Source information
PRTg (70-MER) from Paenibacillus sp. FSL E2-0178: 70 nucleotides with solved positions. The model includes bound hypoxanthine (HPA). The PDB entry is titled "Crystal structure of Guanine-II riboswitch in complex with hypoxanthine". An Rfam search finds the family "Purine riboswitch aptamer" in it.
C1' cells in the first nucleotide's frame, strides 16, 4: 500500500456566536472507542422577521487506531 476484522453512530449533552426562501452557519468544552485522532456535500421537506430544523443518498464514502491477511 492493497484487502478484511473491530471502534463509530459524520452521533449525544451543555455552552457561545452568526444568516434568514438569493438564507438555514461557525465555534469551546465535555462524553462517546479495551482507541490515539477524527469528518460534509448534493437533492428533497419546513420556517415568513423568527430561530430553531427535517427527510433521502447513507447497510454509503473518507480519515485514524488496533488487529488478520497478501
Ligand atoms: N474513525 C476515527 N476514529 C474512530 C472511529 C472511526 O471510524 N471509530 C472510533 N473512533
Nucleotide at each position: 500500500g492493497g484487502u478484511u476484522g473491530u471502534a463509530u453512530a459524520a452521533g449525544c449533552u451543555c455552552g457561545u456566536u452568526a444568516a434568514u426562501u438569493u438564507g438555514g452557519a461557525a465555534u469551546g468544552a465535555g462524553c462517546g472507542u479495551a482507541u490515539c485522532u477524527a469528518c460534509a456535500g448534493g437533492c428533497a421537506a419546513c420556517c415568513g422577521u423568527a430561530a430553531a430544523u427535517u427527510g433521502c443518498c447513507c447497510c454509503a464514502g473518507g480519515c485514524u487506531a488496533c488487529a488478520a491477511u497478501c